[PDB]
Solved structure of RNA (LSU-beta, nucleotides 1 to 542; LSU-alpha, nucleotides 1535 to 1782) from Leishmania donovani, 601 nucleotides shown. The PDB entry is titled "CryoEM structure of the Leishmania donovani 80S ribosome at 2.9 Angstrom resolution". An Rfam search finds the family "Eukaryotic large subunit ribosomal RNA" in it. On this family, see Yusupov et al., Science 2001: "Crystal structure of the ribosome at 5.5 A resolution". NCBI's taxonomy places the organism under Eukaryota, Leishmaniinae, Leishmania, Leishmania, Leishmania donovani species complex. The work is reported in "Structures and stabilization of kinetoplastid-specific split rRNAs revealed by comparing leishmanial and human ribosomes" (Zhang et al., Nat Commun, 2016). The sample was in a buffer at pH 7.6. Method: cryo-electron microscopy, resolution 2.9 angstrom. The entry became public in 2017. The entry has 71 different proteins, among them eS24, uL2 and eL13.
Context: one part of a larger RNA, bound to proteins that are not shown
C1' cells in the first nucleotide's frame, strides 16, 4: 500500500393525516354539467351489452294523505279501417337472436348483401362423432 | 391389442308441450339530386351539398437562392433541407373528356428599347443667389409570349316538288362567336313549359324535348359501383298520424306538515 | 313592501317495527 | 263525571325485516385541487333552502415517526435564458443542441518522470 | 509537490407517470399515522453505503 471474507460504528434533509367528489376540487353552494391513473368477484350470455346476485357500501336526496281538470314520462293498451293525418310518416308501431337453404339489377370485380325471401328453434329420456396417458 | 380418465361441443332418433310468453336485438324494395370514399367542422339556433383528402396542373428556385419572420445585428423560418427537394396557387377519386380567344386588365421576356422620368455629375452668362444647356436608371410607352392566368365565347333575312321545318345562299360584325357535352336541373325569367308514365284526381316525382329570361368544360363538363344522422318522390309491412277517440299507471297540479323565494 | 304562507322543495325506486337515548312527552279543570 | 273523539309532527344509536348499489360501484388507494374537513370529548345559538339529539357546524384536547417508500444529493427530452456578444435614444431585444456560447485567452484537472 | 503528457467547444435549470431507486411479512402497535411503529428472544428475516481495528493472503 492493495485484496478477500467478517465484524465495529454510523445511515443527514422535505412530503407522509384526510379528501379526490350525486358534499371535501372548479362551476357564486353539499349544483342531475366537468375531472388523470390503479385493483375489478358469481349466473344467464358471444359478452366490461343487459337483468338480478355473495363480500363491501348505502336507505341520504323534505316529506305525509290522496282517484279532480291540465300536464311530464328514461310507462302501457284498443274494435272497424290503415297515413284518408300533416309542409312531410313527425313520433309511434314495425322489423329482430342463433342455425340451413336462397338472394336481382348496377359494379371501379371488391362488393352490392344481413339484398329479397323461406324454414328450424321447447322440455325430457337416449344414439352416434370429435381425445389424453400407461403398459 | 388391453387397462384407466378429463373437459367440452356438434349432429340424429323417440316421447311429450306452447298461452309464441324477460333482458338485448336490423323494416324492407324501386328511383333522381349532391358530395367520390373514412375524417374535419359554426362550444351556446346552420353537421350540410361546406373544408379536407387521394388525384391533376401551373409557378418560383442552384444557395451570394426562391417564400419569409424582424426596430436592429456576422439575427430568424422553410432548411437536420438540396429539384424523386423545398415554397405558393388553382382543381377535388376512379372512368371519359378538359373545344375556340393574347384584343382587355394582369404576369413576363428583348437586344434591333435611340420617346419619357429624379437626384448626382459637366459646362456657360452673371458680382452674385438665381438661372439656362447637356448627361441621365428601373418603370411607362413601343415588341414579343402566356388562358389547368382573371377572364369571354353574336345578330337579321329568303330558300326544298301541300303545309310545316330550312341542309343551303346573302347580309352585319366580333379578340373569339358556347365545341363535346348537359338541363325547366340545387342554375329556366315566362312557367303550374310541352308530350309519355305515376293516382279516383299529380304547382309534387321519373323519362324524354330545347331558339338554354341567365348550361358548358380544372371558375372544370359529363358519368360515376361502393358510401351518407344530407335534399326529394312512390311500394310494401307497420301502426291511435288520423276517422275518434277511450281505459290504466307512477310522479305532479290538488288538501296538509315544515321551509319559503321572483317576474312585475 | 304588495306579489304570498304564494311558485314551489317532483332524476337517481324505500322504507317498517321493537327496546333504549334524549328538554324534544302518553303535556288534559 | 274510564280509554278514542283533548300534545300533533320529528330526531339517533342498537337489533330485526325489507330493498337499493352490482365489481366501469352511494367498494379499496392515488395525482391536479383544496388544506385539517381527518380523529376524541362536549355541544344545537346560526349554517348542512324539511329535519336533527346528527355533521365536513362550533367548541375544546389531539393527531402525520423512514439507512430502503415519492423527491433531492445525481439522468438526459421538447425545450428555457445566465454568462458572452452583438443590437438598440434604452436591455425590460436578439442568438444560445444540426456536437453544444463567445474573434474566442473560460481546461486549476495531472499520464510518465524528478521528490 | 516540480516538471507537463493527454483532454476542442462556460455555468445551470427542465420528467413526483420517461431514465435511476440498497426491505420484507407478521402483531394485542393506535380514539386517529405506518413497507414510518416495535429492543435482546428486537415478532424477526435481509439488502446496501462510507469509514474503521482485527485475523487469512498479497
Nucleotide at each position: 500500500c492493495c485484496c478477500a471474507a467478517c465484524u465495529g460504528c454510523a445511515g443527514a434533509c422535505c412530503g407522509u393525516a384526510c379528501u379526490c367528489a350525486u358534499c371535501a376540487c372548479c362551476g357564486c353552494a353539499u349544483c342531475a354539467g366537468g375531472u388523470c391513473c390503479c385493483c375489478a368477484a358469481g349466473c344467464a350470455u358471444a359478452g366490461a351489452a343487459u337483468g338480478c346476485u355473495c363480500u363491501g357500501g348505502u336507505a341520504c336526496a323534505u316529506a305525509g294523505a290522496g282517484a279532480a281538470a291540465g300536464g311530464u314520462a328514461c310507462a302501457c293498451u284498443c274494435a272497424g279501417g290503415g297515413a284518408a293525418g300533416u309542409c312531410g310518416g313527425c313520433a309511434a308501431a314495425a322489423u329482430a337472436g342463433a342455425u340451413g337453404c336462397g338472394u336481382a339489377a348496377g359494379u371501379u370485380c371488391g362488393c352490392a348483401a344481413g339484398a329479397a325471401g323461406c324454414a328450424u328453434u321447447g322440455g325430457c329420456u337416449c344414439u352416434g362423432a370429435g381425445g389424453g396417458c400407461a403398459a | 391389442u388391453u387397462g384407466c380418465c378429463a373437459a367440452c361441443u356438434c349432429a340424429g332418433a323417440a316421447c311429450u308441450g306452447c298461452u309464441u310468453a324477460c333482458g338485448g336485438c336490423g323494416g324492407g324494395g324501386a328511383a333522381u339530386c349532391c358530395a367520390a370514399c373514412u375524417g374535419u367542422a359554426u362550444a351556446a339556433u346552420u353537421a350540410a351539398a361546406a373544408c379536407a383528402u387521394a388525384g391533376g396542373u401551373u409557378u418560383g428556385u442552384g444557395a451570394u437562392g426562391c417564400a419569409u419572420c424582424c426596430a436592429a445585428g456576422u439575427g430568424g423560418u422553410g432548411u437536420a433541407u438540396a429539384u424523386c427537394g423545398c415554397a405558393a396557387a388553382c382543381u377535388g377519386a376512379u372512368u371519359u373528356c378538359u373545344g375556340c380567344c393574347c384584343a382587355g386588365u394582369g404576369c413576363u421576356c428583348u437586344g434591333a428599347a435611340u420617346g419619357u422620368c429624379a437626384a448626382c455629375g459637366u459646362g456657360a452668362c452673371g458680382a452674385g443667389a438665381u438661372u439656362c444647356a447637356c448627361c441621365g436608371a428601373c418603370g411607362c410607352g413601343c415588341g414579343g409570349g402566356u388562358a389547368a392566368a382573371c377572364g369571354g365565347c353574336g345578330g337579321g333575312a329568303g330558300u326544298a316538288a301541300c303545309u310545316a321545318u330550312g341542309a343551303c345562299u346573302c347580309u352585319c360584325u366580333u379578340a373569339a362567336g358556347g365545341u363535346a357535352g348537359c338541363c325547366a336541373a340545387a342554375u329556366g325569367c315566362c312557367u303550374c313549359g310541352u308530350c309519355u308514365u305515376c293516382c279516383a284526381a299529380u304547382u309534387a316525382g321519373a323519362g324524354a324535348c330545347g331558339c338554354g329570361c341567365a348550361u358548358g368544360a380544372a371558375u372544370g363538363g359529363a358519368u360515376u359501383a361502393a358510401u351518407g344522422a344530407g335534399a326529394u318522390u312512390c311500394c310494401c309491412u307497420c301502426u291511435g298520424u288520423c276517422c275518434c277517440g277511450a281505459g290504466u299507471u307512477a310522479c305532479u297540479a290538488u288538501c296538509u306538515a315544515g321551509c319559503g323565494a321572483a317576474a312585475c | 313592501u304588495g306579489g304570498c304562507g304564494u311558485a314551489g322543495c317532483a332524476a337517481a325506486g324505500a322504507u317498517c317495527u321493537a327496546a333504549c337515548g334524549g328538554a324534544g312527552a302518553u303535556a288534559u279543570a | 263525571c274510564a280509554a278514542c273523539a283533548u300534545g300533533c309532527a320529528a330526531c339517533g344509536u342498537u337489533g330485526g325485516a325489507u330493498a337499493c348499489u352490482g365489481g366501469a360501484g352511494c367498494g379499496g388507494g392515488g395525482a391536479a385541487g383544496g388544506a385539517u374537513u381527518u380523529c376524541g370529548u362536549g355541544c344545537c345559538a346560526a349554517c348542512g333552502g324539511c329535519a336533527c339529539u346528527c355533521g365536513u357546524a362550533c367548541a375544546c384536547g389531539a393527531g402525520u415517526u423512514g439507512u430502503u417508500c415519492g423527491g433531492a444529493a445525481a439522468c438526459u427530452g421538447a425545450g428555457c435564458a445566465c454568462a458572452a456578444c452583438g443590437u438598440u435614444a434604452u436591455a425590460u431585444c436578439g442568438u444560445u443542441u444540426u456536437g453544444u456560447u463567445a474573434g474566442g485567452a473560460a481546461a486549476g484537472u495531472g499520464a510518465a518522470g524528478g521528490u | 509537490a516540480c516538471u507537463g503528457a493527454a483532454a476542442a467547444g462556460g455555468g445551470g435549470c427542465a420528467a413526483c407517470a420517461g431514465a435511476g431507486a440498497a426491505c420484507c411479512u407478521g402483531g394485542g402497535a393506535u380514539u386517529a399515522u405506518a413497507u414510518u411503529c416495535c429492543a435482546a428472544a428486537a415478532a424477526g428475516a435481509a439488502a446496501u453505503u462510507g469509514c474503521a481495528u482485527g485475523u487469512g493472503g498479497g